Context: one part of a larger RNA, bound to proteins that are not shown
RNA sequence: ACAAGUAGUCAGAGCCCGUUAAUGGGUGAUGGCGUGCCUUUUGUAGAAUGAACCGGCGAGUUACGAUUUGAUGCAAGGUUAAGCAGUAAAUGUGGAGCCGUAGCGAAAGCGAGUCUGAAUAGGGCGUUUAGUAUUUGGUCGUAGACCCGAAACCAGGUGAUCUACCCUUGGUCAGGUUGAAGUUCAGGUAACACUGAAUGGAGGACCGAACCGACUUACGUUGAAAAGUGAGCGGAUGAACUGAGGGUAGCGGAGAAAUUCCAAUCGAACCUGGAGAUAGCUGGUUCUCUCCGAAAUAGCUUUAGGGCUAGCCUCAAGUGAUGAUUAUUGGAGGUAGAGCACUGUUUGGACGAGGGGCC
RNA sequence: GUUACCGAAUUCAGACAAACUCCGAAUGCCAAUUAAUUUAACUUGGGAGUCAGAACAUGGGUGAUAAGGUCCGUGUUCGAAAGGGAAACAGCCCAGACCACCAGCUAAGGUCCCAAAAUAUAUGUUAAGUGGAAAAGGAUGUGGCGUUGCCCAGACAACUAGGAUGUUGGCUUAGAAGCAGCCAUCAUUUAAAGAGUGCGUAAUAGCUCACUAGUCGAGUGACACUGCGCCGAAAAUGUACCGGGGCUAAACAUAUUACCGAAGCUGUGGAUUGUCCUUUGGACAAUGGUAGGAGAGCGUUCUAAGGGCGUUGAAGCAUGAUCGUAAGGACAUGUGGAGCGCUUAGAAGUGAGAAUGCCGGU
Repeated sequence: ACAAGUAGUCAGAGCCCGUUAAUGGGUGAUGGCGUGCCUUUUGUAGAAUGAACCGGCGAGUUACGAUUUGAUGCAAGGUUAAGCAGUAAAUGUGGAGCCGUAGCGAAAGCGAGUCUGAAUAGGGCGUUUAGUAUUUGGUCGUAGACCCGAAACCAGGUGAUCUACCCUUGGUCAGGUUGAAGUUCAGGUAACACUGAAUGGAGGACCGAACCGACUUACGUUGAAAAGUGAGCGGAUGAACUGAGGGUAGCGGAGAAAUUCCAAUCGAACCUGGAGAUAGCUGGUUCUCUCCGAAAUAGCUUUAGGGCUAGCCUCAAGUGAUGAUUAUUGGAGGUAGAGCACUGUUUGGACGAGGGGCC
Repeated sequence: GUUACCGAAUUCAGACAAACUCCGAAUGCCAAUUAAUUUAACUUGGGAGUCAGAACAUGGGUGAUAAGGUCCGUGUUCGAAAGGGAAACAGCCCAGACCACCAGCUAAGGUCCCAAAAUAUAUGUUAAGUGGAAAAGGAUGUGGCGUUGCCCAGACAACUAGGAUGUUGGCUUAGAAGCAGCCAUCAUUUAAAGAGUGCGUAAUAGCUCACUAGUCGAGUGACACUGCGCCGAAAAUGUACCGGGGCUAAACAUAUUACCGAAGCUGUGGAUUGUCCUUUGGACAAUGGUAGGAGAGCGUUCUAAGGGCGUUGAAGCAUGAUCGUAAGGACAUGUGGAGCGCUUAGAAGUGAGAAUGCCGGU
């Protein structure tokens, strides 16, 4: 053990307990509600991504410069660097140097003014105080600069025990078949051609084991095996197959040529180094609460899933009503509608300056 | 002179336009020694993120008055927003969650049962399960408000009788005789009768209608504007175009009175941050949130100084019904067997759940 489940949560009898003693603990008949987390997205229960589980480890750092804010000392001044002494110290000493005390100009230069300018005009930048040293925080620059990840590039080495080609020296190929040239005999001829038989034993010749290969197919496909096995298949005296010892090396070898092989992935082997190559791409980035709180737009961009400035967020200081809404009043402007005055489009009429077929 | 074109010009009436305008709004916009309410606004400097947007509504382009299409304008919402409704349902409707309550009032939407609240009240409509998918077009479905013809001097319908003659109108045709097609559509007796309303014939024939009289006895037609329904209506796993049951109201229209209903608002207690009265305390205002800015903190290892703990049992581990607004902090007991808190300040290899992360175990 009649039940439809992101598994809890809120409600709740029954049963069993008895604690940091608290308007307790365990379980849970039954009812309501309810599609994990992260990432990435306009939007993910998502059938988009990631994690089998647990543990450990695993991502904005430091140095030196810049800037800003807070702090502190001194202040028209502020401050030392190296060095020397000292305990690898504080610190003393060290004024070279640095910043400030004055700007303006491209500059000569002038100076609270200067530049432009012919100008005592006008205009730009200035004057009509505050800096400086150290240091906490924020941000930036140079550094691998938050972490992990290429395909690749370059340098120097290591590899021909696999494989390609080659060099020297060896080995192997059951059995059967066919019957080239040449020759001899006979015939034949003026002599040769020539004919027949025999002999002879040629061939990237024939059939077929060993051996080499790999056309088809079934099996195998977390294999018996990182390329095999079964059954058939091709070559099998040759550009044959095979052993031993050797040669050619990556910007290179080798190739009966397929981007083909060079130690089980070669459009450029392998190892180590430059090295944390670079990655405007994807992923990841670890405690908590409190206040505020966007954007997905414009411009430009070898720019379009990147970036810069503006726009929108935040924090601080300053200004001080300068903001918002409504009421009233004024104004710019040509949309809705409408209309046909213009430009075009268009339906029925009337009439006809004038000529033609026509009197 | 007069029977084309008059192509000219003029003229009457009637229409069309994003790139026409004699005109011309609503709005929106710019302002004002302007009033009321309101609470922003601007400058400078430190730090950012963002540069894939979506639906819905509406003004438009494009496309096909196609798209959950695409490109602009305007608003809202989502994004970055939970809660209630729309069965479920980012983008629709209501509404913006500081925390607690087994209190109250409402919004959208609802009140027969699922499922909280009306089997509410009044007057009507619908018969189609319309409600709870669709068009041109089709129809004696049904309701309302109007106009109007005829009618007890007898209407409509039915039934009885007639429905005739010139004449087979003329033309055409093969035929065309009311009834193929064109032109006419006239006269006579009428109590009335079409040069014929249909069927029929090759044409005739034949039947029939209009029209008139009679029987009967009360209503009977036409048009216009409208409410609600009907047909048109065929798709694939299974009812399957109300969320289900079910509904004739529990549908629809119009009024009315209740109630239900949210994390909206109110009540009570509480937290934090502001403002104002104000020593005291009180008041009342704010507190959804992704990128991101700002602040205050928790915890880890180490150092300095102070002050402590520990074999009468440190750290670590394990369990518990403990405390704080959070990170987290104690206490007790067991295990363990020698180291460790606390305070203030300093310094960092300072916090992991995810990287097809690395190593180990399972």